Notes
An RNA structure with a sequence from Saccharomyces cerevisiae, together with DNA, in which 43 nucleotides are resolved. Among the 12 different proteins in the entry, which are not shown, are DNA-DIRECTED RNA POLYMERASE II SUBUNIT RPB4, DNA-DIRECTED RNA POLYMERASE II SUBUNIT RPB2 and DNA-DIRECTED RNA POLYMERASE II SUBUNIT RPB11. It was solved by X-ray diffraction to 3.4 A. Crystals were grown from: 4-7% PEG 6000, 50 MM HEPES PH 7.0, 200 MM AMMONIUM ACETATE, 300MM SODIUM ACETATE, 5 MM TCEP, VAPOR DIFFUSION, HANGING DROP. It comes from the structure "RNA Polymerase II elongation complex containing a CPD Lesion". The entry also models zinc and magnesium ions. Primary citation: Walmacq et al., Mol.Cell (2012), "Mechanism of Translesion Transcription by RNA Polymerase II and its Role in Cellular Resistance to DNA Damage".

[PDB]
Context: bound to proteins that are not shown
DNA sequence: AGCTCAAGTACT
DNA sequence: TTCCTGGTCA
DNA sequence: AGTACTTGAGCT
């Protein structure tokens, strides 16, 4: 720090 | 062969 | 779409 | 998410 996957006023 | 369209993409 | 978790990859 | 263009192929 790519990428990928789930939850919020 | 060419030439039409429906289907197909990819992008918000 | 303006927050915040958690894998795995040289 | 529903629509743009736009690519694409098939069919007469």
């Nucleotide at each position: 720090g790519a990428c990928c996957a789930g939850g919020a006023a």